Solved structure of RNA, together with DNA, 56 nucleotides shown. The entry is indexed under TRANSCRIPTION/DNA/RNA, elongation, Pol IV, RNA polymerase, TRANSCRIPTION-DNA-RNA complex. The sample was in a buffer at pH 7.5. The entry has 13 different proteins, among them RNA-dependent RNA polymerase 2, DNA-directed RNA polymerase IV subunit 7 and DNA-directed RNA polymerase IV subunit 1. It was solved by electron microscopy to 3.4 A. The 2024 paper behind the entry is "Transcription elongation of the plant RNA polymerase IV is prone to backtracking". The PDB entry is titled "Pre-translocated Pol IV transcription elongation complex".

Context: bound to proteins that are not shown
DNA sequence: TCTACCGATAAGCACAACTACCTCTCCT
DNA sequence: TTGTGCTTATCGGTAGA
């Protein structure tokens, strides 16, 4: 540099 | 008296299952 | 998991020649 897991913030 | 499409059932086959941002923390 | 659209597959089914 590029992708999966979580958490989070407006209506 | 034999066979043409033809009406309704099962069973898989597929998309869809809300914008707009923001961080860790794990790959490949 | 459902929720509805969509394409195979099967029961039987009457109408004609």
């Nucleotide at each position: 540099a590029g992708g999966a897991g979580a958490g989070g913030u407006a209506g």